[PDB]
An RNA structure (25S rRNA, nucleotides 420 to 1442) from Saccharomyces cerevisiae, in which 958 nucleotides are resolved.
The entry also models magnesium and zinc ions.
It holds a match to the Rfam family "Eukaryotic large subunit ribosomal RNA". The literature on the family includes a 2001 paper in Science by Yusupov et al., "Crystal structure of the ribosome at 5.5 A resolution". The family is grouped with related families in Rfam's "LSU clan". Its family is annotated with ribosome and structural constituent of ribosome in the Gene Ontology.
The reconstruction used 300,118 particles.
Entry title: Hypopseudouridylated yeast 80S bound with Taura syndrome virus (TSV) internal ribosome entry site (IRES) refined against a composite map.
Primary citation: Zhao et al., Sci Adv (2023), "Regulation of translation by ribosomal RNA pseudouridylation".
Method: electron microscopy, resolution 2.2 angstrom. The entry became public in 2023.
The entry has 75 different proteins, among them 40S ribosomal protein S0-A, RPS22A isoform 1 and RPS1A isoform 1.
Context: one part of a larger RNA, bound to proteins that are not shown
RNA sequence: GGAAGGGCAUUUGAUCAGACA
RNA sequence: GGCCAGCAUCAGUUUUGGUGGCAGGAUAAAUCCAUAGGAAUGUAGCUUGCCUCGGUAAGUAUUAUAGCCUGUGGGAAUACUGCCAGCUGGGACUGAGGACUGCGACGUAAGUCAAGGAUGCUGGCAUAAUGGUUAUAUGCCGCCCGUCUUGAAACACGGACCAAGGAGUCUAACGUCUAUGCGAGUGUUUGGGUGUAAAACCCAUACGCGUAAUGAAAGUGAACGUAGGUUGGGGCCUCGCAAGAGGUGCACAAUCGACCGAUCCUGAUGUCUUCGGAUGGAUUUGAGUAAGAGCAUAGCUGUUGGGACCCGAAAGAUGGUGAACUAUGCCUGAAUAGGGUGAAGCCAGAGGAAACUCUGGUGGAGGCUCGUAGCGGUUCUGACGUGCAAAUCGAUCGUCGAAUUUGGGUAUAGGGGCGAAAGACUAAUCGAACCAUCUAGUAGCUGGUUCCUGCCGAAGUUUCCCUCAGGAUAGCAGAAGCUCGUAUCAGUUUUAUGAGGUAAAGCGAAUGAUUAGAGGUUCCGGGGUC
RNA sequence: ACCUUGACCUAUUCUCAAACUUUAAAUAUGUAAGAAGUCCUUGUUACUUAAUUGAACGUGGACAUUUGAAUGAAGAGCUUUUAGUGGGCCAUUUUUGGUAAGCAGAACUGGCGAUGCGGGAUGAACCGAACGUAGAGUUAAGGUGCCGGAAUACACGCUCAUCAGACACCACAAAAGGUGUUAGUUCAUCUAGACAGCCGGACGGUGGCCAUGGAAGUCGGAAU
RNA sequence: AGGAGUGUGUAACAACUCACCGGCCGAAUGAACUAGCCCUGAAAAUGGAUGGCGCUCAAGCGUGUUACCUAUACUCUACCGUCAGGGUUGAUAUGAUGCCCUGACGAGUAGGCAGGCGUGGAGGUCAGUGACGAAGCCUAGACCGUAAGGUCGGGUCGAACGGCCUCUAGUGCAGAUCUUGGU
Repeated sequence: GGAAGGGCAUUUGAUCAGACA
Repeated sequence: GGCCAGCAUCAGUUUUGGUGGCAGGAUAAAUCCAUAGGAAUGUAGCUUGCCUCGGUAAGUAUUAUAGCCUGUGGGAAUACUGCCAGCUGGGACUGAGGACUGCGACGUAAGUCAAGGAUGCUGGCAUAAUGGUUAUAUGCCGCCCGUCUUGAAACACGGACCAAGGAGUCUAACGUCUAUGCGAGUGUUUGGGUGUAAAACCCAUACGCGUAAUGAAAGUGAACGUAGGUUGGGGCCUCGCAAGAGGUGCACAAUCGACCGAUCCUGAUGUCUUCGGAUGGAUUUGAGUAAGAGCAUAGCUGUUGGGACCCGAAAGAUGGUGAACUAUGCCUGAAUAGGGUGAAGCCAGAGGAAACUCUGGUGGAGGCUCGUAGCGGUUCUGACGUGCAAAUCGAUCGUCGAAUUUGGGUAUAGGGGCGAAAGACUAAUCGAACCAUCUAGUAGCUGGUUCCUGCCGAAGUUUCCCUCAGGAUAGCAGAAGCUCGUAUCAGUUUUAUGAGGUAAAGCGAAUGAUUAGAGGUUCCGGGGUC
Repeated sequence: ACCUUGACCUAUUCUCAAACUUUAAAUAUGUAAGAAGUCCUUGUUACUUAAUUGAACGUGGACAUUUGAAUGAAGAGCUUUUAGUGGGCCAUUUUUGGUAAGCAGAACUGGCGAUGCGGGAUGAACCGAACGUAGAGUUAAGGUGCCGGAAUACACGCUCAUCAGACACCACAAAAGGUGUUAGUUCAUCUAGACAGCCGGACGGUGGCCAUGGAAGUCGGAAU
Repeated sequence: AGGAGUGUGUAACAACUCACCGGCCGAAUGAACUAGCCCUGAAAAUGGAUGGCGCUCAAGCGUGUUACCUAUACUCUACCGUCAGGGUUGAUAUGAUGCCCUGACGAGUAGGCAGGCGUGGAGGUCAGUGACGAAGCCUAGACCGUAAGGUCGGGUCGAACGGCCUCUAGUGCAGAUCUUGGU
C1' cells in the first nucleotide's frame, strides 16, 4: 500500500488563554 | 498562591501477604505405643535328580538375622471446617464538606484523640512546563442518513452539491382544565354620549345565558321534618400529661326516605250529571328539588365545518379556440419519359354449294403490364437510436394514366366532425382535441412535515361498522389534579373450604373398537344317523 | 344320535379412543381468615308466623391492639381529560392443519418491536445484564496456545481419522456395520493339562434277521 | 486314541479329509452381547472456513479442581438532574418560585407534558451601543452553557443595532423524484 470521514486515549508538531499583590 | 511533584501521619473503599489465640468432629481419622490374633506378593530357618559357583530353576516355616494385616486398648499431634469486638506488613483509588453544636475513646482532672469527610512537611517551575485547541500517528472500536416496516447497511425508496424559500394556520360553534372580574346574577363596545379621534372614558332600554323542572302535548310545577334518617367524614369544641374518650360535624361517598313533573291506580266535598279532582298510593319513569353557581374574558389541549398540516390523481362541469397537420365532400387550377402486349372497327387474300371459316395487314383498347418523375413505405427486423431528424438515412421494394397525385379556395368542430373502418384522423395531443374557469376538485393511498434538554411512557388486542391498507369503542399512555394520610390493599404464600374431568389411568367396569382359543351339544339352511 | 359345525351364552386372553369412561392428578382457579365483627337485652312493620313465630333494620350494654395467619406496602382512594395505537413478530413449554417449511393457526409466560451494553466470530428475538457523568473494586454470561485480556495450569482416562474433533439456540446426518481400540455383561473350557502349534490314525467288535434283487447311511433311518 | 466319518466311486464301508488320544507342549482361552471414542455408510456445483492460524500424552472428547481475564451489571465515593420528605422570620444576619438538610431514583419508538434556546415585528425600560465604525460576512484565535445557543479578540465593512420586562407571529429545515437560482 483497494475509499474517506467518526469515538475513546495518548505521542509528536503547530497554536493559545491565564497568574507571584 | 498559579503549575507539577515527593514523603509522613490519618480517613473512606478495597487488594495482596505474614503471624497469634480458640472451637467442632469417631472430642478427627491416622502415625506412634501396648497387646490378642492372623496371613502371604512367605523374612530368617531345614534342601534338591546337585552349587556352568554368593545355596544356581523350585522344595521346605508364621518373626526368627525383615516385615506386613486385622481387632482391641492408650495418649497425643495434625488436616479439614468454623470463630476472635487477635496483632501486623505491601499496594491502589478517593479527600466530598468548610466556625462551633453530635456520639464516643483516653486521662483522676488538665486536656488530648485515628471520635458528625486531609492535614502536615519539603522540592522544582512560574512557562507553553501542566492544560486547551488543532493536524497527524498508534491501539481498539465505528456499515448511510431519512422512511415505510415484524424485520434496513441492504441487491427496498428519496437524496450529485450549495444558498434562499418550504408544511397543524386563522375563523364560527363547542368540551375538559386553568387564570381573572363580579356573583343570583352576569355580559359597557347593536347603539348612544364623549374624545387628545378606529384608542381611552361614560351609558339607557333590551337581548343572551343562568336563577325550574317535566310531558308528545294539553298542562302541572319543587320543605311532614332544625331542608330528613343511617354509615363514614377533615377541621373545630370539651375532657385528658398523653393516648384516647365524648360533642359538633362543611365538602364528599354509600344508602333509605320526602318533594316536582311523566306514567299507572284510587276517586272526597261539590256539580245544571259531566265537569271537578280532594285524599291516599308506587323497586315505574326525568338531562329534577332537597339554604342557588353562574355569567363574561383569556390561555393550552381536544372537536366539527371550512383549502383546514404541505404537495399529489384517473376524472366531472361551465364557457370558449382550433380543419396552417390530417380525414372527407365540393369549387377552381396543375402534373405524370421510354418500352411490352395488341381489344373493337376497317382493308386485302384464301376458301367453301350455303350458313360461315381461315390467313395477312391496319387500328390502338385496357381501374393491362415493364419502368422514370411522382405518390407510397415491404424487407434488411440495415444505419441512427443523448440522431441530420420527437420518425430521419441507405439499400431493397409497392405503384406509376387513374378509386392517380397535388396547390389554392371552400364546407364539416368535441359526445361533435370525419372515417374504402385502423377506434384511425381532427395542428408532435384522440377509447372523446385544445384554452380558461368552477379548482387549493376529493383521496380510507404515497412522500415530506424545520430548535434543545428534562420527566413519564405505549399499541398491534375487545365489540360494532359495504368492515379486512379505514374508523368508532374499550384497553394500554400522559397531563391536571382532588379527598384523605398507612388505610383499601396485593399478578405471593399459609390455613380452612369449594369447583374442574386435562395428564396419567381403565377395558376379566358401561359405550365403541379388537387377538386367541376353551366350556355349554340349539327345528338358529352344518352337508354328515332318518 | 355321527372327531369332520356357524352363531349365541359363560369363564378367560392380546390390544385401543380428540368427539369413550368407573377413577383421577400437577399446574391454574372461587370464597373466608372479624369493629360494616361477636355476645346479651329488646323497639318498628302494612311482610311473614297457629302464635313477636320469624325476617330486615335498629335503641341500650360488654370486648382494644396477638383485633383474631404470613409477607410486603413503594402513600391510599377517587375524578376529569386527551395523544398514539387497533399490520405485529420471536424463544421455551402446551398445541391444531400439514411429509415438511425460516409454513399457516391458538394457550401461558418472557422477549424483540421501542434497546444500547458484555458474550454467542458474524446476526432484532439466544446467554448475561438493561443504560445520567466519572473513579476504584468485584463479578455475570463467556473465556484464558497465538490472533486476544487471561494457566502451552493441575488431575484421571479416551481418541490417530489417505473426508479426526473441537455445532447451547446454530447453521444437520441415519438405518446398518468394523479381531481399530477401550471398558463392561452372561455363559462355557482349562495346570490331571484348554485353544492354536496341521507330529503320529478305526485288527472296527458283521458278507449270521429293514428286504430276503445297491452294501452294512458312502447317492432310503442301518442305533448295535 | 484303538471311537459308526462319510466324499472328489480301485462303487463293497480300510491307512487323503470326522466328533478322539498322546510318545511334545504348558498360560490362560472361546462364544454371545453391551456401549464409549474412532472408522465405513457420507455425492454438487467460484476458492474457504471449529471465526482464522494452527493444534495429536491437544490447543480434541468426558470429567474434576483451582487460579485468572473482563459488562453501561453489583459495592463504595463524587458530580448532574429528577422525585420525595423536611428545615429556615420577633435581622430568615435582607435572593422564601430563596437558601439549606435527608433519602431514593435516571433505558426508551409512537406519544404526552415541562423548563429553556433562537428569529421578524409591538408596548416599556437600560437618559443602552454606534461613522473614534452599527449590522452583515470570514476567522483548525479565546471564554461560558449538558444542549438549543451566548460572548470576546482579529480581518473585512459602512449606518444602523442591541440587553432586560412583556406583547405578537407568514418564528427555527437535510431530506418532500420539494420550489427558484447558482455550481